[PDB]
Keywords: RNA modification, cryo-EM, ribosome. This is an experimental structure of RNA (23S rRNA, nucleotides 1405 to 2142) from Pyrococcus furiosus, with 706 nucleotides shown. Lineage of the source: Archaea > Methanobacteriati > Thermococci > Thermococcaceae > Pyrococcus. An Rfam search finds the family "Archaeal large subunit ribosomal RNA" in it. Gene Ontology terms of the family: ribosome and structural constituent of ribosome. The entry also models zinc ions. The work is reported in "Pan-modification profiling facilitates a cross-evolutionary dissection of the thermoregulated ribosomal epitranscriptome" (Garcia-Campos et al., Cell, 2025). The sample was in a buffer at pH 7.5. The depositors describe the entry as "Structure of P. furiosus 70S ribosome grown at 102deg".
Context: one part of a larger RNA, bound to proteins that are not shown
């Protein structure tokens, strides 16, 4: 290199939503 | 900050 | 909500 | 919610605090962090 | 990445000895 | 350490 | 005692051995971004 | 500030 | 804890039948007693943290 | 005394 | 909380 | 929410006397 | 320290 | 007299 | 009748401290008054 | 007051 | 109203549950 | 047991 | 000359 | 008045 | 020794 | 001081 | 323990209210967390 | 993995 | 989870029945 | 209410049967109490 | 402990919470 | 298989091991049994109601 | 291998324990031979 | 080449 | 020479009593002596799913009995046993 | 006695599976 | 929509 943009990111406690803020950039920060 |  |  | 809360040995040895950051680390992103 | 942070006569070691060791 |  | 030793060993003398055994003495308030029975 |  | 200074008790002091109450001389060495100093199981008594109800 |  | 009873 | 440390002074309970 | 119990308290 | 076991002339109650 | 004998409680420590609440200044920055008892 |  | 403290009883051992330092008193 | 102490 | 008070 | 590591 |  | 500091 | 390992070391010491015999189960106050750290869609099946 |  | 109730299986494996307290 | 057996200790919660909620009033134990628990 | 009234299919209503008996080795 | 208890940490928790009780053997102590090259040593701060060896 | 009732016969074999007069039994010692000494 | 010869074997 | 709660062993033939019924109370050899109380198709039994009875409509199972114990047995213990068990097995 | 072990399998819930 | 291997060949 092919396997492959595939398995895994479930199982024992399944946790996030709405306004505002910072920021080039926000499901993930306040 | 509230739920 | 745990 | 008789412990995932409070105090603290051994072990670890700066991982503690503030400011400035996101090339790499963090099972995703990250302006966040034991970076 | 940069700069900081651990203040003891009373708290612990330091004293005694146990199993044991030199 | 002596033994 | 062992060929000998950094090795095995009774007795005598000295020493060590516990940060949860024994064992002198301090507790309130405040302070710093971070230490406090320790700083005021 | 108040004690041992 | 150690050392120092000024006093005082005591050296030379008392109250209780008694258990005992007392500040109740200083220094050096020794002996004795107590304490340190102690297993497991079970129960009573006296407290304290914490908790509950009422008034303000 | 306060929510 | 009804600016009631009543709860913290 | 209606709080209160060490230290200092102070007494009894059980036990024993 | 006082006190001196038992058909026992 | 104790919750119970118990104590008394080698000294009980009080 | 008494003696000795713990943990505790009680007084000082101690309210000037901590806690709750109220009021005036509020452009930043601040200043006072109540209680805290059974 | 428990 | 404690499993937190102080204090007394009782029972078990073919099982017996540390030493020294230090401290107090007396002689 | 031993050692100091009396206007000490 | 203190195991008692003050420093 | 002094209380070291 | 004393941060965490 | 531990289901992220062993 | 190769790890920001569901193990082990340390659960080593401690624990408001109701129900209740109870330090049991369930609910809840204090304190903590949303980091037992990838999210979004769906009658979106079979099968496990 | 549950009713 | 109707009706039956171990006919399943090596074997009632798994699940189900009972469940605290008083008399 | 409770069997065989038995080492007399047990088997034993054998087996099996009946009751259990809430509300309104009384009685009882310890207690000073109309406190608290049953 | 006692008496009375009363509701549901169900009153240890959730949670907690034994299935039992008879032979043999 | 008396019971409680222990076992192959990582396919065996048992009827296996242990156990209390029974019995047998060696030894009076410079003993009996055992470790070492020796010196010395364990049982022994012990003494037959004891120490050691089997079932 | 709790506890209750019991644990019968066999000592030829193997093992262990006691005796051991007698046979065997290594070195050492003694005697004879051999070796001017030994070996043998 | 003989004699004595402990333990152990034989008994 | 003692010794088996020391290792182990505890067979075999010849036979025999109211048939033609099997078995041997009892005698005789054989090695040291011939397995006694108990238990028995047993966790031990090859034939074997032994035979008989109970359990089922149907029983290679489990339970009770017989003894023909291939190859049980008294301290490598025999038989029984209340209580106990995440032991093995059958039934309601 | 009890029961989806079986006659004889059928619905529903959460997590994967799928995008 | 992202991060993204391995056994095997």
């Nucleotide at each position: 290199g092919g396997g492959a943009g595939u398995a895994g990111c479930a199982g024992c406690g399944u946790a996030g939503u709405c306004g505002g803020g910072u920021g080039a950039g926000a499901a993930u920060c306040c | 900050g509230a739920c | 909500g745990c | 919610g008789g412990a995932g809360g409070g105090g603290c040995c051994a072990g670890g040895g700066u991982u503690c605090c503030a400011c400035g950051g996101c090339a790499a680390u963090g099972g995703u992103c990250g302006u966040c962090a034991g970076c | 990445g940069u700069g900081g942070g651990u203040u003891a006569g009373u708290c612990g070691g330091u004293c005694c000895u146990a199993a044991c060791c030199c | 350490g002596c033994c | 005692g062992u060929a000998a030793c950094u090795c095995g060993g009774c007795g005598c003398g000295g020493g060590g051995g516990a940060a949860a055994g024994g064992g002198a003495a301090a507790c309130g308030g405040g302070u710093u971004u971070a230490u406090a029975u320790u700083c005021c | 500030g108040u004690a041992c | 804890g150690c050392g120092g200074g000024g006093g005082u008790a005591g050296g030379u002091g008392c109250g209780g039948c008694a258990a005992c109450g007392c500040a109740a001389g200083c220094c050096c060495g020794g002996a004795g007693g107590g304490u340190g100093a102690c297993g497991c199981c079970u129960c009573g008594g006296g407290g304290u943290a914490g908790g509950c109800g009422g008034a303000c | 005394g306060g929510c | 909380g009804a600016u009631g009873a009543g709860g913290c | 929410g209606g709080c209160u440390a060490a230290g200092c002074g102070u007494a009894u309970a059980a036990g024993c006397c | 320290g006082g006190g001196g119990a038992g058909u026992g308290c | 007299g104790u919750a119970a076991u118990g104590g008394c002339g080698a000294g009980a109650a009080c | 009748g008494g003696g000795u004998g713990a943990a505790a409680g009680c007084g000082c420590g101690a309210a000037u401290g901590g806690c709750c609440c109220c009021c005036c200044c509020g452009u930043u920055a601040g200043g006072g008054g109540g209680g805290u008892u059974c | 007051g428990c | 109203g404690a499993u937190c403290c102080c204090u007394g009883g009782g029972g078990c051992c073919c099982g017996u549950g540390a030493a020294a330092a230090g401290c107090c008193c007396u002689c | 047991g031993g050692g100091a102490a009396u206007u000490c | 000359g203190a195991u008692c008070c003050c420093c | 008045g002094c209380g070291a590591c | 020794g004393u941060a965490c | 001081g531990a289901g992220a500091a062993c | 323990g190769a790890c920001a390992c569901a193990g082990g070391u340390g659960c080593c010491c401690c624990u408001g209210g109701g129900u209740g015999a109870g330090a049991a189960g369930c609910c809840u106050a204090a304190g903590g967390c949303g980091u037992g750290u990838c999210g979004g869609g769906g009658g979106a099946a079979a099968c496990c | 993995g549950g009713c | 989870g109707a009706g039956g109730g171990a006919a399943c299986u090596c074997g009632g494996c798994a699940a189900a029945c009972u469940g605290g307290c008083c008399c | 209410g409770u069997a065989a057996c038995u080492u007399c200790g047990g088997g034993a919660g054998a087996a099996g049967g009946g009751g259990u909620g809430c509300c309104u009033g009384c009685g009882g134990g310890u207690g000073c109490g109309u406190a608290a628990c049953c | 402990g006692c008496a009375g009234g009363u509701c549901g299919c169900a009153g240890u209503g959730a949670c907690u919470a034994g299935g039992g008996g008879g032979g043999c080795c | 298989g008396a019971c409680u208890g222990u076992u192959u940490a990582a396919u065996a928790a048992a009827a296996a091991c242990a156990c209390a009780g029974g019995u047998c053997c060696c030894a009076g102590c410079u003993a009996g049994c055992c470790c070492g090259a020796a010196a010395g040593g364990g049982u022994u701060u012990g003494u037959a109601c004891u120490g050691g060896g089997g079932c | 291998g709790a506890c209750g009732c019991c644990u019968g016969c066999c000592c030829a074999g193997u093992g262990c324990c006691g005796g051991u007069a007698u046979g065997u039994g290594a070195a050492g010692c003694c005697c004879g031979g051999g070796u001017a000494c030994a070996a043998c | 080449g003989g004699g004595u010869g402990a333990a152990g074997c034989a008994c | 020479g003692g010794u088996a709660a020391a290792c182990g062993g505890c067979g075999g033939g010849g036979g025999u009593a109211a048939c033609u019924a099997u078995a041997a109370c009892c005698c005789u050899c054989u090695u040291a002596a011939g397995g006694u109380a108990g238990c028995g198709a047993a966790a031990u039994u090859c034939c074997u799913u032994g035979u008989c009875g109970g359990u089922u409509a149907a029983a290679u199972g489990c339970c009770g009995a017989c003894c023909u114990g291939c190859a049980u047995g008294a301290a490598u213990g025999g038989c029984g046993u209340a209580a106990c068990g995440a032991g093995g097995u059958c039934c309601c | 006695g009890c029961u989806g072990u079986c006659c004889c399998c059928g619905g529903c819930c959460g997590g994967g599976g799928c995008c | 929509g992202g991060c993204g291997a391995a056994a095997c060949c």